Background
This is an experimental structure of RNA (23s ribosomal RNA, nucleotides 9 to 524) from Acinetobacter baumannii AB0057, with 516 nucleotides shown. The structure was determined by electron microscopy at 2.21 angstrom resolution and released in 2023. An Rfam search finds the family "Bacterial large subunit ribosomal RNA" in it. It comes from the structure "A. baumannii ribosome-Streptothricin-D complex: 70S with E-site tRNA". Lineage of the source: Bacteria > Pseudomonadota > Moraxellales > Acinetobacter > Acinetobacter baumannii. Among the 48 different proteins in the entry, which are not shown, are 50S ribosomal protein L24, 50S ribosomal protein L27 and 50S ribosomal protein L18.

Context: one part of a larger RNA, bound to proteins that are not shown
Formats: sequence, structure tokens, C1' cells
RNA sequence: GUCAAGUAAUUAAGUGCAUGUGGUGGAUGCCUUGGCAGUCAGAGGCGAUGAAAGACGUGAUAGCCUGCGAAAAGCUCCGGGGAGGCGGCAAAUAUCCUUUGAUCCGGAGAUGUCUGAAUGGGGGAACCCACCUACUUUAAGGUAGGUAUUGCAACAUGAAUACAUAGUGUUGCAAGGCGAACGAGGGGAAGUGAAACAUCUCAGUACCCUUAGGAAAAGAAAUCAAUUGAGAUUCCCUCAGUAGCGGCGAGCGAACGGGGAUCAGCCCAUUAAGUUAUGUGUGUUUUAGUGGAACGCUCUGGGAAGUGCGAACGUAGAGGGUGAUAUUCCCGUACACGAAAGGGCACACAUAAUGAUGACGAGUAGGGCGAGGCACGUGAAACCUUGUCUGAAUAUGGGGGGACCAUCCUCCAAGGCUAAAUACUCCUGACUGACCGAUAGUGAACCAGUACCGUGAGGGAAAGGCGAAAAGAACCCCUGUGAGGGGAGUGAAAUAGAUCCUGAAACCGCAUGCAU
Repeated sequence: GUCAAGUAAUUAAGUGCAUGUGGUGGAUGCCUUGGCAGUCAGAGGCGAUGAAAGACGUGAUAGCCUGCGAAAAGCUCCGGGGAGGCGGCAAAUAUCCUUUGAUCCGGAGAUGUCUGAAUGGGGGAACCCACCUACUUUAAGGUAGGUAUUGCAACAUGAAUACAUAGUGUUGCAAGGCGAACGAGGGGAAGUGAAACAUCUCAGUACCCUUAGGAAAAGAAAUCAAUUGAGAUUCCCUCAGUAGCGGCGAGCGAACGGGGAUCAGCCCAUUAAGUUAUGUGUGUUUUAGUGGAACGCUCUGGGAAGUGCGAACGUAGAGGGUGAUAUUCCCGUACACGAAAGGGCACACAUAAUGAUGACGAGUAGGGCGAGGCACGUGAAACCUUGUCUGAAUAUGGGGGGACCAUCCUCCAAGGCUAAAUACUCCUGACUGACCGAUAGUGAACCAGUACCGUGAGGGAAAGGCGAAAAGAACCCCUGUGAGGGGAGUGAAAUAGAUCCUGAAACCGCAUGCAU
């Protein structure tokens, strides 16, 4: 050197795991001009003098929001205030205004389109059509006023039908509609429980209807009690889950007495307490506002209020802001003052009204029949209400004391008015929270009862964060004068660069190492 036999290394189309660096997405943390629940004090209505709720208009530029109404982001007067302003999204520009007093704040006036109780008639809300009177124009108009219904009163007129009455008209006065909860009254379920279900329960609840007031209702014994005592009504604690009721089931559930809150009585025909209006006086409060103490140096830092050192005020160390954590930087806070003008409340007086058609309670008490309410379901069932039929006595009288009788005790029905203690929150102001912090808290932190869905009644979202300050990126380059990016510049930070604090996970890339 050739051959043979045996036996290593060497691939990644793609994939797995780990790590690094990204994308998407919007968790988490921090935050809040938003919600939730209360306390104290007020207030408890608005409307034909046109409400609640809306339509349309109104600007130098005008889309939406806010304000306002053809006098239209507004006009007049008075008061406050003293260097700026022409409302917000929302910058920017132009015209401008203002110390001869602007903008702004409070009080009082003026104006105040159309629809809507809508009220001159009609109507498919924001539209169509009118009449009468007065003044004015010369042309086919303008200005001002009046024209709804019902109830009450006055006046006039006026049928069948003779007096009358009904009816009709004019004037004056009043009412209607809306809105939280609480009050009073008229009607009134079922799901459910009973381990089924009809009595019963749920429950006089839900719901429908009518109608007040700041509260309402009730209220001054024909009441309770049972040593012969208490003394109008309302609310709370107890009595007591007791006495009782109950297909004696499930369940329902008192009273007497005692302790508290608050306290108040006055009248029926020469007519009371009280209440409501109006006017005057006094007091108080409320709607703008004024003054208001006291800190420097040093270090870190983009920035000091933070570090270190030493001061000052405090009847002020509540709170908020300022480039990070401030008694002494700013606004304030304690405290001391303050009102042209208007409003609320309290007290006193004066004048109206009202209380008050009512003068001791007869178709009433009581009874028969059927129902309802009483904790009480017919029960031994008293008592209250009455749909129906009846029906007294009338102080020598009458009601009650849980069948009923007698005796005792107690009260005087069939006529009235009356504050407080009690119930509530659509609202106004102040203060508070071992309440939430953007899937939470209102459905709604944001142009939300919106977008969207439905013929309609109705149902019903999502969506917060650049930075201390826009200083929001002049200029250059690639690209289609696009989008997007790389430089430059600003900024403490730009992987804070615009849907921008932090930037988790699912999910999707690229790179490296090993394995396959």
C1' cells in the first nucleotide's frame, strides 16, 4: 500500500427544556371633584300672576354642555370687593372691557317664545283654525285686552201651565295638575307553612282607588278596678310567650297592675279654650364680607415640606395646596368685627274671620235573621259595627262589670273643639365613619337611564390615571407630503411620546446551550 472483519465521530425538515430579550393583554400596587350609612339643626311643598317635564332659539368664530328668552352666556337699582376679565369641553386668535371701579359675590326689580292641568275651537305635544272690543295703518296688517269647564253667590231672563218651577245668560269668587316618605279612609290576593289538603296560615301583607297635614289619627269615661281604689289621648320598658284561642294541628297571642316620655282642658244659640289672616312694635336668626401670629442656616436631591443645628407663635398643632413628609410658603383655623336691602321664627297689641246650622241629643239604646271586629275559629261567648225586619225608658231613668239572676260598685250614649310626648326624608347647612376605592361603591366617578334591544309597557351596558410644569417633540432622514420609525431637542425620567404611572398571567416571536 490492497482487501477483510469490528467499532467511533459526523445531519435537524422540524421539535422539547432552560435562560436572555421582546410582543399582546391589562392583573396588581398607589390614587380619586364618585358613591354608601348616619348625627345635629332647619324645612316640609310647586301651580290659572300658568307648575313638574320638555321643544325651539340665543355667541365675532358655535358642535355639545351650562346659562338665558326676541331686552335671550343677558338689562336696571342697592350693597360687598379692588386687578383683572370677555362661561366649560378647549387651546388659539381677533375685537375688546376695566381704578371715571370691570369680571365676580349677595339682595331687590325688569324681560320672560312654543308645548304641557293647557283653559277660544280642534289636534298625530311643541301644530292647524278662529271670534269680540278699543286704538292705529292704507290696503289684504299692527298693538292691548277678552273668549274653557264645574261649583257657589248676585242680577237679568224664562216653558209645558194660571201663579211658579225647571231651563237660559252676565258679572264676581274658587277648584282641577305635579311631587319622596310618613297619615286617614274604600277594595283586597296567591306563591308558601301545615312535611298532602279544604278549616287555619301567609295577611289585612303585596297591589289598586280617594284624600290631608307638617305631622296625621286619637282624646277629656254611658272607662277600668274590685283593700272600694284609679282618673282624657298618644308613645316606650315590663307583666309574658304568661291567661287564653286553635282540623287543641301548624300556628296565633292579650289584659290587669307597675316603671317612664309628655302633660290641658274648653264649649252647645247674649256662644269658650284654641286656630288662621292682616297691620305695628320688640327680640332672635339667615342670605355677601373684613382683619387674623410666628423660620433661618446646612446636607441629599430635578425639586425639600426630609437629614443635622438652633429659633419664634399658640384662645390659632382642624383641614387643603405647594416639584417628596410644612404650626411659622399660600388658602385657611382660634378669635375679633360686619348689612343698602330681603326672608324665617318667637313674643305683645289691634282688626277680621273661624271654632259655632250647634242649645243635653229616638227610628236612637235594645231585639230576631246574616255577616264583620275583638289574642278569642260559635264556643258557656259577654262587648263593638250593621245589610235586613223591628223597636224603648227618658233621672222614682239608663249603660257596664265576659252566658244569666240578685246585691253592690261605677259611669251618663244617641252634640262638638283641643297642644305635647309619636311617624317620615324629595330637599337645605354643618359634621362624622375599625363604610367602598373603578369586576368595588349608585345602573351611572367618564356628555347614563345614554348607546343598544323591543310595536309597546319595559329592559339596559362598557368606558377613570402623560408630566411638577405641555416644556405635547423646531429641524434632518426613509416612506405615498400616508401609517410607522431612526436621529435631534425637552424633561429628573421618553422602555413617562399621546388608549402615554406600575405593566402580572394565559397566548405568540427571536437568540444561545444541550437533547432528539